[PDB]
Context: one part of a larger RNA, bound to proteins that are not shown
RNA sequence: CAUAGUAGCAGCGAUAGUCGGGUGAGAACCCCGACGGCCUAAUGGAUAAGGGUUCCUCAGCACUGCUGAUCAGCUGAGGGUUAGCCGGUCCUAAGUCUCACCGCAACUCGACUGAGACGAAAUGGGAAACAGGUUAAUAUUCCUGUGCCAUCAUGCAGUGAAAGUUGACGCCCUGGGGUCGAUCACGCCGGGCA
RNA sequence: UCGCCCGGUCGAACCGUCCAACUCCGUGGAAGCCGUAAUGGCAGGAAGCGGACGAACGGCGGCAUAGGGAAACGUGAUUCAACCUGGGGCCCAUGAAAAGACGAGCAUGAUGUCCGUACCGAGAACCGACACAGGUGUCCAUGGCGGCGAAAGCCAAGGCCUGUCGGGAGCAACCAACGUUAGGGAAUUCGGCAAGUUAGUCCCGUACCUUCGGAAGAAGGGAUGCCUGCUCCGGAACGGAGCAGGUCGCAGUGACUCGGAAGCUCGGACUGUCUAGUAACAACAUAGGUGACCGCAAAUCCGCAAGGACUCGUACGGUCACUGAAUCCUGCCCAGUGCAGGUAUCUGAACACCUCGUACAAGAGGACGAAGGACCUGUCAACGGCGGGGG
RNA sequence: UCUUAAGGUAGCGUAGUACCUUGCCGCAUCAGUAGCGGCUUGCAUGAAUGGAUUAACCAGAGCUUCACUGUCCCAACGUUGGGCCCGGUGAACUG
Numbered sequence: 001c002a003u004a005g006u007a008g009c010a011g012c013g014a015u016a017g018u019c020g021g022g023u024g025a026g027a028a029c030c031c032c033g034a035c036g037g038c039c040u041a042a043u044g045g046a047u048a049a050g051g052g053u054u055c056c057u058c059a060g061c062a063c064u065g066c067u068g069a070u071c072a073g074c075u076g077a078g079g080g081u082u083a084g085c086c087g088g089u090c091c092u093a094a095g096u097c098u099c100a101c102c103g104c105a106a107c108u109c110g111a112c113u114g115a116g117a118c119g120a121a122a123u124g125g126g127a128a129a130c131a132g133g134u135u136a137a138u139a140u141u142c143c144u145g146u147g148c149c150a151u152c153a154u155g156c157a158g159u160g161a162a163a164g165u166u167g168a169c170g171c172c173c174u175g176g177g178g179u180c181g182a183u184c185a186c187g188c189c190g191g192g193c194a
Numbered sequence: 195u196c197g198c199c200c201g202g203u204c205g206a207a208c209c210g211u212c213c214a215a216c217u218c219c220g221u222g223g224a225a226g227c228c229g230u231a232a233u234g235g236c237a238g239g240a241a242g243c244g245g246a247c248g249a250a251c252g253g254c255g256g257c258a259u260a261g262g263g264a265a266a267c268g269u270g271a272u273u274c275a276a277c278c279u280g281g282g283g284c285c286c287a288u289g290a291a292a293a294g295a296c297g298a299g300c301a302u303g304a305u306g307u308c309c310g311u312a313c314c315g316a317g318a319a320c321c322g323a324c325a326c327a328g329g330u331g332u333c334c335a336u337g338g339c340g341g342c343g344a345a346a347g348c349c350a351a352g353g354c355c356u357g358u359c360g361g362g363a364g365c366a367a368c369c370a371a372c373g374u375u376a377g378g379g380a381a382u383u384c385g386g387c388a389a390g391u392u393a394g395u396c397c398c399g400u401a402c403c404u405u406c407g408g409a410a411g412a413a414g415g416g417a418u419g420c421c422u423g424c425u426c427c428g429g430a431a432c433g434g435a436g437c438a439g440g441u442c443g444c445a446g447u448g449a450c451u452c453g454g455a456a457g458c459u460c461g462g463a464c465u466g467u468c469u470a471g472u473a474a475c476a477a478c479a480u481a482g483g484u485g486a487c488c489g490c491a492a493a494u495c496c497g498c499a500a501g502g503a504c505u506c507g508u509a510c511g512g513u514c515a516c517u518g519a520a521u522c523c524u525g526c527c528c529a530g531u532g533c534a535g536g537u538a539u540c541u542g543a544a545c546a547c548c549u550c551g552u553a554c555a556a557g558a559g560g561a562c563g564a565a566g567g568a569c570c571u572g573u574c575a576a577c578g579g580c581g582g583g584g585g
Numbered sequence: 586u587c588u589u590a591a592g593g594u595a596g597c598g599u600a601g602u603a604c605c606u607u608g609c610c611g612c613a614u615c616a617g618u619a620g621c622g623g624c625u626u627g628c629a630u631g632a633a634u635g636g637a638u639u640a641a642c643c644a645g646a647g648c649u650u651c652a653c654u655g656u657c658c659c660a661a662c663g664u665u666g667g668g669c670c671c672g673g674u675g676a677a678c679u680g
Stems, first nucleotide, its partner, number of pairs: 001680002008674002017035006036355004044334004050314002054312001055079006064072002084148002086310003090125002095118006102110002129146005149306008164296003170284008181273006187203006204261001208256005217246005226236003262267001285289001320329002337349003359672004368667008377658002381656001386653001394418005403408001405519001419441009442446001454651007461643002466478002482517007494503003521637003525580003530577002532573005539568003547560004581587002596630001597627001608624005
Other pairs, nucleotide, nucleotide, family: 003678tHS004677tHH005006cHS005675tWS006676tWH007675tHS010666cSS011370tSS012317tWW012357tHS015665tWS016036tSS016037tHS023027tWH024026tHS024070cWS027070tWS028359tWS029067tWW039043cSS040350tWH041335tWS042044tHH042351tWW049315tHS049316tWW053080tWS053081tWW056136cSS061063cHS061072tWH063074cWS065325cWS067359tWS072073tSS073318tHS079137tWS080081cWH083311tWH084128tSS085128cHS087121cSS089126tHS091292cSS092120tWH092291cSS094119tHS101112cWW103499cSS104106tHS110500tSS111501tSS120124tHS122331tSS124290cWS125292tWS125293tWS127149cSS129140tWS130206cSS134139tWH146207tWS160161cWS162298tHH163297tHS167293tHS168292tHH169291tWH177249tWS177250tSS178276tHS179275tWH180336cWW189265cSS193197cWS202266tSS205260tHS206258tHH207257tHS213214cHS213248tWS213252cWW215248tHS215279tSS216247cWW222239tWS222241tHS223239tWS223240tHS224236tWS224239tHS230232tHS231281tWS232281tWS235240cSS249278cSS263265tHS263266tHS274336cHS285287cSS313319tWS314319cSS315316cWS316330tWH317357cSS318356cWH322326tWS340346tHS341343tHS341345tHS346450cSS367668tHS375655tWH376659tWW379654tHS379656tHS380386tHS380387cWH380388cWW380654tWH382656cWS383385tHS386388cHS390653cSS392453tHS393452cWS399413tHS400412tHS401410tHH402409tHS404407tWS405407cHS405639cHS408640tSS428430tHS428431tHS443445tHS446448cWS447451cWW461476cSS463640tWS463641tWS464480tHS468475tWH469473tHS481518tHS483575tWS488492cSS489508tSS490507tWW490508tWS490509tHH492505tHH493504tWW497499tHS497500tHS517633cSS519639tHS520638tWS523632tWS524633cWH527590cSS528576tWH537538cHS537568tWS542564tHS542565tHS546561cWW551556tHS552555tHS574577cHS575633cSS579591tWS581592cHS588592cWW589591cHS593594cHS593631tWS594632tWH595631tHS595636tWS596636tSS599606cWW600602cHS602630cWS603605tHS614616tHS617619cHS632635cSS655659cWS
């Protein structure tokens, strides 16, 4: 370079769009409305690991996006994560390491025995926080209201104080108590249909 | 046209209070009663009565002329996840530990530092070179109809049209998925491969064989909707089981969900395991059977050593092997090989010892003789063997 | 007897073990190298290298029947996504 403007951009039980309109130099796929659909242990909500700024705003379209793009997890610039009571932190699990001792030609190697430390972020144990409001982006963290725990200080009480209890527990069946939810009955408030 | 249909009707932590179950005390005095879903309880004192201790993330009051809502700003009920508290059963299996808390009062005040906190959490934020149809843990398991159901199907709340290229041709051949096919009905093929058939629930009914468990949903037959009015069980359900009458369709588990059935033979007893990526099987495992080693300073095994597993174990143990549930059984052979025991005699190394040799030494030989071997014995659920010929 | 110790017992048997082999007889079929039963001299079965047998179980191997059917006779029509034409995007294998 030919291959070639060719294969792929169909196949999955998720077949998904259409009519108006908005913005724009440009619109099938960016946004609004209507109509039509898809997902029901998930295509919804909260999170662990892992990622690491991907989050929010503004400005963009050379790059990335199975087409296009005014859109974007893309490009540039700014901004954003607030805790006594949510985790960590503390405890110890299987087990790990350090030091000592001993071995080894020797060590960054090696088993035991001592001592010390390490070892649990959803999902072991564990002092204490709920409701609402707020931002473009945080929120049991900020703000408002209310509550609670620990330590210490002061004051009162107390001489008890450590025995015990708890932490603290397998598998199968089952009764009772009982909230949310769901449903039924009737009442009140609002909406829909005719 | 009916009179229906939807949503809401709120309100926490916390503070206070209530207490069922369990356990116990007093009273009582059961010789048959008390009690449960079930087991059970009692003169070693049942029921009944009274009392002590004693629960919820629950009830109740406060919190709250807090908050929230446009408004109303409810009351009762059933079933009841969470949460609380009991009873029973099982083990050749026994189901953590520690810090901490309680035990152990109240007021007021001060202190409470440090680290994490955005977002995704996936058919585009993770891993898979990718905006990959793969892979990737937890909780929401109680939204409505349905039905046995956390099933199907349909629909909310919530999410989405980004499992991200479109436009056009009645859109041909051919291909992927798939529907329907008259008559025949496995003739197809290695083989019914593929597809289809059956199907839910109730009633009747059910063979051979069998380890008496099972086989079994064997097979086979019948029923199944709607509407009207009812009966029975239960405290009741918007729970369940039936009855009489009426009535529509080709079809009443009307879709969806939803077994095709029977027999003979081989293998492995069974559930289980396996070749991540062409083998799921008859292979491995297994309970069961058997043999072997060892009394623990053991047998078996790891380490160069220091030391270590088995072992917080001890023969009803645990190591090393073979066979592979049950039932009926498991014959003969110890010559070879293996293991083990024994052994007069034979053989059997080095050190020390004796002889020779060397002023020493090299070296040659002797005596003694361990395990082992020869030799003998035991042993095959030890490796294995069980023929040719002849009467 | 002989090799080399013994000389294959219960059982099972043309076996997932049988060369000959589609063994022979029977069942079943119009027709059955299959399958099942019987016989069985076993090329080269056999007892924990376990023998025989066996209810239950099985995505295990083979065979028969009823049912069912586009597997077949023998193919047809239809449905959805492609395929074909148009815009955009745009490789590779191979030489």
This is an experimental structure of RNA (23S Ribosomal RNA, nucleotides 1366 to 2058) from Haloarcula marismortui, with 680 nucleotides shown.
Crystallisation conditions: PEG 6000, KCl, NH4Cl, MgCl2, Kacetate, pH 5.8, VAPOR DIFFUSION, SITTING DROP, temperature 292K.
Method: X-ray diffraction, resolution 2.4 A. The entry became public in 2005.
The 2005 paper behind the entry is "Structures of MLSBK antibiotics bound to mutated large ribosomal subunits provide a structural explanation for resistance".
An Rfam search finds the family "Archaeal large subunit ribosomal RNA" in it. On this family, see Yusupov et al., Science 2001: "Crystal structure of the ribosome at 5.5 A resolution". Clan: LSU clan. Rfam links the family to the GO terms ribosome and structural constituent of ribosome. Rfam 15.1 lists 2,955 matches to the family in 1,139 species.
Ions in the entry include magnesium, potassium, sodium, chloride, strontium and cadmium.
Among the 29 different proteins in the entry, which are not shown, are 50S ribosomal protein L7AE, 50S ribosomal protein L24E and ACIDIC RIBOSOMAL PROTEIN P0 HOMOLOG.